[PDB]
Context: bound to proteins that are not shown
RNA sequence: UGGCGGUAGCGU
DNA sequence: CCACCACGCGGGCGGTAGCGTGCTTTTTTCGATCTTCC
DNA sequence: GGAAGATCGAAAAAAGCACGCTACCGCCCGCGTGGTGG
Repeated sequence: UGGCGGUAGCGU
């Protein structure tokens, strides 16, 4: 110490 | 006298226009025929 | 022989697109207006 949006990753 | 810490009303954003843009399935509407009659 | 029901395809609008988990980034009204300190 709350949320989202984006990105990347794990197991299928 | 110039940089920067609030602030309190609007709303797409920005510009003497235009921006959007590689899905499928289901439901609704609509113009266009059509067609079928009374 | 014109008006109403049929329909018929064609187009337009709505809803959905697995589950857990982890990490990072960015933001948490913007803007014309105003007052104050370096």
This is an experimental structure of RNA with a sequence from Escherichia coli, together with DNA, with 88 nucleotides shown. Ions in the entry include zinc and magnesium. Among the 5 different proteins in the entry, which are not shown, are DNA-directed RNA polymerase subunit omega, Transcription antitermination protein RfaH and DNA-directed RNA polymerase subunit beta. The entry is indexed under pausing, RfaH, ops site, transcription complex, TRANSCRIPTION. It comes from the structure "fully recruited RfaH bound to E. coli transcription complex paused at ops site".